This is an experimental structure of RNA, with 17 nucleotides shown.
The entry is indexed under E.coli, Valine, TRNA, ANTICODON STEM LOOP, TRNA DOMAIN, RNA HAIRPIN, N6-methyladenosine, M6A, RNA.
The structure was determined by solution-state NMR and released in 2007.
The depositors describe the entry as "NMR solution structure of the anticodon of E.coli TRNA-VAL3 with 1 modification (M6A37)".
[PDB]
RNA sequence: CCUCCCUUACAAGGAGG
Numbered sequence: 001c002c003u004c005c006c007u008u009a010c011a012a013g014g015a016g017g
Base pairs, nucleotide, nucleotide: 001017002016003015004014005013
Other pairs, nucleotide, nucleotide, family: 006012tWW
């Protein structure tokens, strides 16, 4: 840097390459 999953909230978080 890219992808995936999650929680009636807000932001977040975790894994793989």